[PDB]
RNA sequence: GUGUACAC
RNA sequence: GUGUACAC
Numbered sequence: 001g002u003g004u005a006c007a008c
Numbered sequence: 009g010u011g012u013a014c015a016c
Base pairs, nucleotide, nucleotide: 001016002015003014004013005012006011007010008009
Other pairs, nucleotide, nucleotide, family: none
C1' cells in the first nucleotide's frame, strides 16, 4: 500500500 | 468519512 468482515 | 481484527 490492497482487500474482507464488524463497529461509529 | 472514522476506528478494530484478520489476511496479502